[PDB]
Solved structure of RNA (25S RNA, nucleotides 1540 to 2473) from Toxoplasma gondii, 751 nucleotides shown. Entry title: Large subunit of Toxoplasma gondii ribosome. The 2017 paper behind the entry is "Cryo-EM structures of the 80S ribosomes from human parasites Trichomonas vaginalis and Toxoplasma gondii". It was solved by electron microscopy to 3.17 angstroms. Among the 41 different proteins in the entry, which are not shown, are Ribosomal protein eL43, Ribosomal protein uL15 and Ribosomal protein uL29. The reconstruction used 108,162 particles. Rfam match: Eukaryotic large subunit ribosomal RNA. The family is grouped with related families in Rfam's "LSU clan". A reference for the family is Yusupov et al. (2001), "Crystal structure of the ribosome at 5.5 A resolution", Science. Rfam 15.1 lists 107,465 matches to the family in 2,616 species.

Context: one part of a larger RNA, bound to proteins that are not shown
RNA sequence: GGUAGUAGCAAAUAUUCAAAUGAGAACUUUGAAGACUGAAGUGGAGAAGGGUUCCAUGUGAACAGCAAUUGGACAUGGGUUAGCCGGUCCUAAGCGACAGCUUAACUGCGUAUAC
RNA sequence: AG
RNA sequence: UACCUCGUUUCGCGAAAGGGAAUCGGGUUAAUAUUCCCGAGCCAGGACGUGGAUACUGUACGGUAACGUAAGUGAACUCCUCGACGCAGGCAGGUGCUCCGGGAAGCGUUGUCUUUGCUUUUUAACAGCC
RNA sequence: ACCCUGGAAUCAGUUUAGCUGGAGAUAGGGUUAGCUGGCUGGUAGAGCACCUUGG
RNA sequence: AAGGUGUCCGGUGCGCUCCUGACUGCCCUUGAAAAGAGGAGGGAAAGUUGUUAUUUACACCCCUGGCCGUACCAAUAACCGCAUCAGGUCUCCAAGGUUAGUAGCCUCUGGUCGAUAGAAUAAGGUAGAUAAGGGAAGUCGGCAAAAUAGAUCCGUAACUUCGGGAAAAGGAUUGGCUCUGAGGGCUGG
RNA sequence: AACAGCUAACUCAGAACUGGAGCGGACAAGGGGAAUCCGACUGUUUAAUUAAAACAAAGCAUUGCGAUGGCCAUAACUGGUGUUGACGCAAUGUGAUUUCUGCCCAGUGCUCU
RNA sequence: GUCAAUGUGAUGAAAUU
RNA sequence: AAUCAAGCGCGGGUAAACGGCGGGAGUA
RNA sequence: AUGACUCUCUUAAGGUAGCCAAAUGCCUCGUCAUCUAAUUAGUGACGCGCAUGAAUGGAUUAACGAGAUUCCCACUGUCCCUAUCUACUAUCUAGCGAAACC
Numbered sequence: 001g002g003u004a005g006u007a008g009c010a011a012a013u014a015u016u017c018a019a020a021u022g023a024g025a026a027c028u029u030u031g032a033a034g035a036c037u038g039a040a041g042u043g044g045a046g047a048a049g050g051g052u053u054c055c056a057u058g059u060g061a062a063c064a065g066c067a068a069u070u071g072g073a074c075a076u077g078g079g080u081u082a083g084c085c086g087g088u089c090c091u092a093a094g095c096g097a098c099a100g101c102u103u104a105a106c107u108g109c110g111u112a113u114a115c
Numbered sequence: 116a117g
Numbered sequence: 118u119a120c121c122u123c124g125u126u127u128c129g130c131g132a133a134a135g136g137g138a139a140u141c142g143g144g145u146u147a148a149u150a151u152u153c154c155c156g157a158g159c160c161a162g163g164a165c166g167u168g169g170a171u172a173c174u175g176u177a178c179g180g181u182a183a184c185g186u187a188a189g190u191g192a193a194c195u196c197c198u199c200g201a202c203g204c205a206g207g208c209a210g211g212u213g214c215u216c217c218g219g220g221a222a223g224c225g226u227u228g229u230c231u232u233u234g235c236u237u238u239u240u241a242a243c244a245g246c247c
Numbered sequence: 248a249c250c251c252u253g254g255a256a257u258c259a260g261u262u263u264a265g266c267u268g269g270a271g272a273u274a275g276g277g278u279u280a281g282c283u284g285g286c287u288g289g290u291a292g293a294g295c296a297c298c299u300u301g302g
Numbered sequence: 303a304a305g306g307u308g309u310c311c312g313g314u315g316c317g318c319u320c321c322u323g324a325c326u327g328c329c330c331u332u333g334a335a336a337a338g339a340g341g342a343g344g345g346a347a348a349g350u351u352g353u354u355a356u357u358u359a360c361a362c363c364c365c366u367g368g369c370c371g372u373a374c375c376a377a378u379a380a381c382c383g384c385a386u387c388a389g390g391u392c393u394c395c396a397a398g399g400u401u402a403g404u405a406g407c408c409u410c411u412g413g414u415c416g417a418u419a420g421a422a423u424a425a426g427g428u429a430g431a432u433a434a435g436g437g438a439a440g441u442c443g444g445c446a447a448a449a450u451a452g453a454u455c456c457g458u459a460a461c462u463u464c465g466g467g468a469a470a471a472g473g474a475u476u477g478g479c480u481c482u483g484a485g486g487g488c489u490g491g
Numbered sequence: 492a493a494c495a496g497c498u499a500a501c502u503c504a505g506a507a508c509u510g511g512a513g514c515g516g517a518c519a520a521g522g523g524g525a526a527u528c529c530g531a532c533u534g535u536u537u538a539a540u541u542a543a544a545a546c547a548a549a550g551c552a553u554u555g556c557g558a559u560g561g562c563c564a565u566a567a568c569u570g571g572u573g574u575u576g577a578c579g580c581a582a583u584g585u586g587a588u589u590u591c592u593g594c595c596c597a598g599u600g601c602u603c604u
Numbered sequence: 605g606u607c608a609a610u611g612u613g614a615u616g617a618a619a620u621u
Numbered sequence: 622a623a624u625c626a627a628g629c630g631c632g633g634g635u636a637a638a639c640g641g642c643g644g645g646a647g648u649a
Numbered sequence: 650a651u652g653a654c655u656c657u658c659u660u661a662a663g664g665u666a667g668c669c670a671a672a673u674g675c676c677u678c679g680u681c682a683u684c685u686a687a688u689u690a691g692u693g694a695c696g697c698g699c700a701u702g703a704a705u706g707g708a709u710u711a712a713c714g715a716g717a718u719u720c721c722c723a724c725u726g727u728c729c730c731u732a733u734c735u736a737c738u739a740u741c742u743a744g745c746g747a748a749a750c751c
Base pairs, nucleotide, nucleotide: 001751002750008745009744015033016032017031018030019029020028034415035414036413037412043395044394045393046392049375050374054078055077056076057075058074063071064070083159084158085371086370087369089136090135094130095129096128100109101108117120140157141156142155143154144153160367161366162365163364166362167361168360169357170356171355177186178185179184190347194343195342196341197340198339199338203328204327205326206325208323209322210321211320213318214317215315216313217312218311219310220238221237222236223235224234225233239293243288244287245286246285247284248278249277250276251275252274258268259267260266294309295308296307297306298305299304329333381390382389397409398408399407400406418743419742420741421740426738427737428736429735430734431733432732433731435729436728439727444724452476453475454474455473456472461466463587477509478508480506481505482504483503484502486498487497488496489495491494510514522722523721524720525719526718527717528716529714530713534546535545550585551584552583553582554581555580556579561572562571563570564569589708590707591706593642594641595640598639599638600635601634602633603632605629606628612622614621643658644657645656647654667701679695680694681693682692683691
Other pairs, nucleotide, nucleotide, family: 003749tWS004748tHH005006cHS005746tWS006747tWH007746tHS010737cSS011378tWW014034tSS021025tWH022024tHS022069cWS026418tWS027066tWW038409tHS039396tSS039410tWH041411tWW048376tHS048377tWW052079tWS052080tWW053373cWH055147cSS059073cWH062073cWS064386cWS066418tWS072379tHS078148tSS079080cWH082372tWH083139tWS086133cSS090336cSS091132tWH091335cSS093131tHS097127cWW099110tHS102107cWW102567cSS103105tHS103106tHS107566cWS111112cSS116121cWW132135tHS134392tWS135334cWS136336tWS136337tWS138160cSS140151tWS141241cSS145150tWH146148tHS157242tWS164363cWW165363cWW169188tWS172349tSS172354cWW173352cWW180182tHS180183tHS181251cWS182250cSS183277tWS187360cSS191344tWS191345tSS191346tHS192345tHS193344tHS200337tHS201336tHH202335tWH207324cWW212319cWW226231cWS240290tWS240291tWH241289tHS242289tHS253273tHS254271tWS254272tHS255268tWS255269tWS255271tHS261265tWS262264tHS264325tWS283321tWS329331tSS331333cSS374380tWS375380cHS377391tWH383387tWS401403tHS401405tHS406518cSS425739tHS433726tHH434730tWW437725tHS437727tHS438444tHS438445cWH438725tWH440727cSS441443tHS448724cSS450521tHS451515tWS457471tHS458470tHS459468tHH460467tHS462465tWS463465cHS463710cHS466711tSS477516cWS479507cWW485501cWW510513cSS513516cHS532548tHS536543tWH537542tWH549586tHS551637tWS557576tSS558575tWW560573cWW561580tSS565567tHS585704cSS585706cHS587710tHS588709cWW592704cWH595661cSS596638tWH611623cWW611624cWS615620cWW616619tHS636639cHS641662tSS643659cWS646655cWW648652tWS649651tWH652653cHS652654tWS659663tWS660662tHS664665cHS664702tWS665703tWH666702tHS666707tWS667707tSS668671cWS670677cWH674676tWS684690tWW685687tHS688690cHS703706cSS726730cWS
C1' cells in the first nucleotide's frame, strides 16, 4: 500500500437561552433558568511521589482522539519572608566504626580497653 | 572537680 | 602555672506520625503567610539598674493538721518523681456542632392565607480571681 | 483523694454496674487536685449586619 | 470614599463529635527506651548592721535569638500504571430531613455540568421492565430471575457436647385524623 | 396527713372515626423444610482459570537434651535457639468432644553391651 | 571373626616383602 | 609376622518407627 | 440348602473391634425394600470385600460451611410459546480515524 473514509469515538443521569469577545462559537467568559455531587463528598487541608505544573500578560504552528477565541500546551516576565510551623536535639527496632579476631585479600565478627 |  | 582528691560503661548514625522550650487574634498580595503589617503575649540563653524580702553567735513565717503566702541560700554524693505508655465496656462532666423561643436589623412571599419564612447577633492565646 | 473532731450491729453509707468501713464508716467542719467551667482584663478600636451624604 | 446606628437575653438532649474523670472487666497477651525538667535526704561553702550576699522566675527594667524547608498538584488531567488510562495510593474535619443507623433516598454550605455533536427509532446486541392458563414438564444441574424481608404481639419440633437448634416452622396487626391514661424537675413547711 | 405553686422531655399502652381492605404504601429488607458425604468450629491459600473435602488449629502421642549439652548457622573467626534451663527448648506424626485404638520385631531402619 | 594409617620385631647389601 | 580403633558382623529391645495382617476339601 | 464342628499345607503375624457396592466394589444399571406414573440418581438394609479397617488412625457427632449430593413446599418467562415496552447502540450525517490479515 490494499484492508478503509471502514472498526469505531455509546459507563460516571444534562444540558438550554441570551448578550459580550473574535476572522470563526454546540464547546471561552458573564447573566438567567435546569440538573448532579449529597459531608467514610466530585468539598477544605497535609504525607509519599512530582518539580515550577503556581500567578499574570501574550500566541504562528503542533498537543489537548470533534472543535477551541480555552489550557497542566507554547512564549516572555513574576512568585515561596519564622526564636514560637517543622527539620535541628533524644533514644527504639536496628546500623556504622575503636580495641582486637578471622581471611591471600574481598569480606565477616566487634561492648574491648592504659581512651 | 577543687 | 602548680599541688591534691575523686573516676565502670566508647565514639557516632537511626523517627518531618514515638519523646520534645515557647503564639494567638484581625488585616494584607495577581501568586506567600500561626512566616508580611497592626495588636496582644510567651520561651531559651545572658544580664545591668531601683525597691522589697531574709540573715548578721548564722536563711522567713503562719495553721492542731491536710497544707499555706510577693519573696523564703543549699556544694559533693545518693534516692525518688515526671518524661512513661494495653484493649473492651458502660457511666458522669466539658469543647465544638445541631436544635427551640423572645428582642433588634435587613431580605423573601403576597389572586388567596401567613403577629409569617430566611440570613446576622462572634470573642482568640495570654493574665488575675472564684 | 486527704486532715481534724468523733467512735459505728436494730449494721450503716453508696453506684447504672461494685464497693467502702475499728488498719476508723455516716455526719459536722476544713485542706488539695481540675477541663476545653464562671467573672473581669485582652475587647471593640477589631469582625459581622444594615442605613445615609459625598463623586 | 466621608459619617452613622445595632451587635441583646434566655432555654433543650440516651442528640452527633472529640476530650477529660473515676470505675468495671479481659489475658498461659500484663501493654518501649533516652534526652531533658524538678523534688527530696545530705549540710560543703559563704555572710559580723552596709558599698556587704542570698535572690538573674520576689516585682519591674535591659539585651540577643544563627542554619535549612516554606509556591502548587495530591488525582475519572500535576503521583504510578508507555497516555489528560472507568485501575491503584497513608491521614484529619464532616450539616438538615426520613430512619435503629456514618444503611438507602432527597436536600443546605462548598464543588461541578469536564466525558464529540445533530437526525432517524430496522434486524441483532448491551442493560432494564412486564406477561393470560400451567408451575421445573426446561436443564448435566432451579443456572438466571421470581418469591421472602422492617417493627409489635402470639407461637416454636427432631436432635443436643444442655451452651444451642431459633429470626426454626406457623399466624395476626401496622396509614391518617381526634382523644384518653402512665412515666419527671424546681420552690416555700 | 402530705398538700399549694411554677414547669420539661420523646417513649409505651388503649379507644373512637375515616378510606376503592390501603398503610415497613418510594427506599431498605432471610425463601423455607427433610436427609446423605467431607471438614469439628473462627482462621489460611494457588497476585491474572482451582477457596475446597486442601493448609492451619486446640486436643492426643512419640522422640532427643542437665550446658564440656540438644538442634541449627559459618570459608574462617565465631554466632542463632538463649534477657533460655525440662510446667523448658528442639524434632516429628495425628487432628475438637464422645468412643475405642486388636495381632506381627522375620524384612528395612533406629537403639542398648 | 573382619580389622586402616602409625608404631613394634624379624628377613636381605638395601629398596621391597 | 604379630599387634590391630570406630563401623560391619554375633547377641538383645522397639510398630502413636516405615510397614505387614493365608488357602483347601469334608460335615446337622 | 448352610457349615457351629473335624482334618490339612503354610506365615513374623494370618484383618480383631467396627464400617461398606462408600469420595474406597472390577463383574455392576449387584440383590431386597423405600421415594416415582416411569429412577444407571438419593436413602435404608444385605456382604467370600477385584483391592474396607484401626493416631498411613477406625466408628460417631450437636453447632458451623460463597463445600459435594437427593427429595418436598413456596415461587417464578427456565419451559409449553412466544409477545410488547424503555435507554444506549447498531443505522444516517458533520468532524476525526486505527489494526490483525494479505